C1' cells in the first nucleotide's frame, strides 16, 4: 500500500442528502 474508513473527530450555514478528515488494531 489494503482492510480500519469518509468511520471515529473536527468546524462553519438560516437551510446536512454539508464541508473538512484521524488513530490503534488487523492482513
Nucleotide at each position: 500500500g489494503c482492510c480500519g474508513a469518509g468511520u471515529a473527530g473536527u468546524g462553519u450555514u438560516g437551510g446536512g442528502u454539508c464541508g473538512c478528515g484521524a488513530a490503534a488494531g488487523g492482513c